This is an experimental structure of RNA from Deinococcus radiodurans R1, with 498 nucleotides shown. It comes from the structure "50S Deinococcus radiodurans ribosome bounded with mycinamicin I". Breiner-Goldstein et al. published it in Nucleic Acids Res. in 2021: "Ribosome-binding and anti-microbial studies of the mycinamicins, 16-membered macrolide antibiotics from Micromonospora griseorubida".
Context: one part of a larger RNA, bound to proteins that are not shown
RNA sequence: GGUCAAGAUAGUAAGGGUCCACGGUGGAUGCCCUGGCGCUGGAGCCGAUGAAGGACGCGAUUACCUGCGAAAAGCCCCGACGAGCUGGAGAUACGCUUUGACUCGGGGAUGUCCGAAUGGGGAAACCCACCUCGUAAGAGGUAUCCGCAAGGAUGGGAACUCAGGGAACUGAAACAUCUCAGUACCUGAAGGAGAAGAAAGAGAAUUCGAUUCCGUUAGUAGCGGCGAGCGAACCCGGAUCAGCCCAAACCGAAACGCUUGCGUUUCGGGGUUGUAGGACCA
RNA sequence: UCAAGCCGAAGUGGCUGGAAAGCUACACCUCAGAAGGUGAGAGUCCUGUAGGCGAACGAG
RNA sequence: CCUGAGUAGGUCGUUGUUCGUGAAACGAUGACUGAAUCCGCGCGGACCACCGCGCAAGGCUAAAUACUCCCAGUGACCGAUAGCGCAUAGUACCGUGAGGGAAAGGUGAAAAGAACCCCGGGAGGGGAGUGAAAGAGAACCUGAAACCGUGGACUU
Numbered sequence: 001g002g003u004c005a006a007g008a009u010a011g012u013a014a015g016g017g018u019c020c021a022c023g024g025u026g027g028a029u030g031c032c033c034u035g036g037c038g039c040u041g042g043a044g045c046c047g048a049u050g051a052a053g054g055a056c057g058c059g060a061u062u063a064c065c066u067g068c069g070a071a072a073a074g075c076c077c078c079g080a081c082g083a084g085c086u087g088g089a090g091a092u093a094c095g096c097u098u099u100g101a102c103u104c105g106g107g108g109a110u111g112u113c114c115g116a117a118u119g120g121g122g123a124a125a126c127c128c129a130c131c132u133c134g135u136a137a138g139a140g141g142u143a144u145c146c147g148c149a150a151g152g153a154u155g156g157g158a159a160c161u162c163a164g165g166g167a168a169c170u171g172a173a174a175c176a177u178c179u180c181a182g183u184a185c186c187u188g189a190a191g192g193a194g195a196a197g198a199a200a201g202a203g204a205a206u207u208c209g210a211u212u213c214c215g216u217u218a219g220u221a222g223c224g225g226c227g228a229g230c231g232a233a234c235c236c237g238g239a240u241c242a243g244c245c246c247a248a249a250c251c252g253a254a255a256c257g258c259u260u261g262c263g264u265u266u267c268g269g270g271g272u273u274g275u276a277g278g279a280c281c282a
Numbered sequence: 283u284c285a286a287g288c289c290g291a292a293g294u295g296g297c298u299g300g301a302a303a304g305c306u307a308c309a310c311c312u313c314a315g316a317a318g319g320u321g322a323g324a325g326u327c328c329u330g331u332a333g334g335c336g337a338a339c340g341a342g
Numbered sequence: 343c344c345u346g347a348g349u350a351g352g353u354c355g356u357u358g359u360u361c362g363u364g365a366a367a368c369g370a371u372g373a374c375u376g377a378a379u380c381c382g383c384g385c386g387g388a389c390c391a392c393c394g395c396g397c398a399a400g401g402c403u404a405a406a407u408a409c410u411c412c413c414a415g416u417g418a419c420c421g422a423u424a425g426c427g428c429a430u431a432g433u434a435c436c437g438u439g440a441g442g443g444a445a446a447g448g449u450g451a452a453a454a455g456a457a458c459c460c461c462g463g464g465a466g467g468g469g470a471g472u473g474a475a476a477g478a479g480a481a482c483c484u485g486a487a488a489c490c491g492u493g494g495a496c497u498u
Base pairs, nucleotide, nucleotide: 015498016497017496018495019494020493021492022491023490024489030483031448032447035420036419037417038416039415040414041413042412043410044409045156046155053114054113055112056069057068058067060092061091064088065087075108076107077106078105079104080103084096085095119128120127121126129142130141131140132139133138143154144153145152146151160191161189162188163187164186165185171178175225201208202207212239213238214237215236222230223229243402244401245400246346250269251268252267253266257262274380276345277344278343283341284340287335288334289333293308294307295306296305297304309326310325311315317329318328319327351375352374353373354372355371356370357369358368361387382397383396384395385394386393435442436441455482458469459468460467461466
Other pairs, nucleotide, nucleotide, family: 013015cHS025488tHS026487tHS027485tSS027486tHS028485tHS029484cWW033421tHS033422tWH034429cSS035425tSS036425tSS047116tWS048118cWH050116tHS051117tHH051155tWS052115tHS053124tWS054125tSS057072tSS059062tHS059087cWH064089tWW066073cWH074109cWW074110cWS081102cWW082100tWS082101tHS083100tHS084101tWS086094cWW088089cHS114124cSS134137tHS147149tHS157158cHS157191tWH159192cWW159409cSS160408cSS161194tSS166182tWS166184tHS167183tWH168181tHH170179cWW172227cSS178228tWS182183cHS191193cSS192408tWS193407tWH196211cSS197210cSS199209tHS200383tWS200396cSS201395tHS203205tWS204386cWS210405cWW211406tWW216235tHS217234tHS218233tHH219220cHS219231tWS220232tWH221231tHS222360tSS224227tHS224228tHS224362cWS227362cWH228362cWW239406cSS240405cSS242403tHS247272tWH247345tWS248271tHS249270tWS249278tHS254266cWW255264cWW256263cWS258262cWW262263cHS263264cHS273345tWS274397tHS285338tWH286336tHS290314tWS290332tWS291311cSS291314tWS292325tWS292326cHS298302tWH299301tHS299322tWS300321tSS301321tSS313332cSS316330tHS320324tWS324327tWS338339tWS348349cHS348376tWS349399cSS350376tHS359367cWW359368cWW364366tHS378398tWW378399tWW410411cHS410412tHS420424cSS421429tWS422429tWS422447tHS424429tWH427431tSS428446cWS431445tHH432433cHS432443tWS433444tWH434443tHS437439tHS437440tHS449453tWH449478cSS450452tHS450454tHS450475tWS451473tHS451474tHH452473tWS453476tWW454472cSS454478tWW455479tSS455480tWS456470tWS456479tHS456480tHH457470tHS462464tHS462465tHS471479tWH472476tWH473475tHS473478tHS
């Protein structure tokens, strides 16, 4: 070497697991700005000559945006600039421009329909009229409220201002007074601000000297189910700083007032205050 | 005074680079070095209140 | 001789001010009432006298004050879930309505934006070419993680 026996152990991965490698998904992180935010300062009203905000249109070609408005991505004048321009738009074609385009600063002119809307109606942008001018096409007028009239008002506006009206949650460890709080909100009026303002005061020095705002007094003095809590002013320091006009006594009426040189609303003069002034009379 | 706007000083060579404003070598202006832009960071390449001037006729 | 009447003042109901009825003055009023005028009238926190401060019942009034639709400058502000709601839209979308209400950025220096070729109806891709780069190609800076896959080691 071969058979039999007994015993021990390997590899296989349908699929899975950890790690690696390479991608996919997704859009964190880094960088960036075409976009925001605040503070400071500036500036601050638009409208019946039509506002704010819209509808419908204007393009060679146009859906959206921008711009304009039937004179429609535009028209005229002036200044500026001195080669481009032909809007975003990334598009081809038509072209314009040293006679100065384009863009920028300034004025004019055009500006459909609706909207305070206001000729009349109306379901916003639409439907129906009347008056005058006109060859028609086209143009202009047609609301109410103050005014004789000129002229003015309707509406809009972020926050701010004044005013009429005016909550509750909430705190009080419950809840009525009280508090939130004259806050929120509604409404009215207005402006670039408004409000307030020129001592019948503040106040305890016989002091001050319009109003407003800031600091401070001061969490003082006070208010209070003397609870929760609410809460000044004077003095003093600064910002800024002005005060001006009327009615009245008295003159000249003039109109309408009456028994006779006067008295109710008007118009000039006159007169404008507290350490009282003005009158009218030396 | 403010609106449109105009005038405005001064850098070239070499090197790495895809490209220079970066590096380097010398040099200039500056009342102007604020800032943006340009193939990456430029006082002197562009646009520029530092300074200077400025309107028909328009605001205050 | 003049200097603001249905006014000041008062009683009733109330209220502002630090002012809750408190000894509650004063202002302001809604109802009713209702005076004086320079040896005059208001006030000084019940009230009285004295002392002291003012002249109501007529009006106007710049500036110091507030705000930010708008404009400029600035920032130990933001930088794409941040910052306005919006890198723009009060749109899309939701609601009869009043009203509510988004996300969303990035080729490259310069479009030189890929003629031509290949597989495919296309979409998509592979070459070629431009470019520093296509490890930028229009699903276009970076490009994390979850999540899905391919291959390999070690393994069940």

The organism belongs to Deinococcus radiodurans, within Bacteria. The entry also models magnesium ions. An Rfam search finds the family "Bacterial large subunit ribosomal RNA" in it. The literature on the family includes a 2001 paper in Science by Yusupov et al., "Crystal structure of the ribosome at 5.5 A resolution". The entry has 26 different proteins, among them 50S ribosomal protein L24, 50S ribosomal protein L3 and 50S ribosomal protein L6. The entry is indexed under Complex, NPET, Macrolide, A2058, ANTIBIOTIC.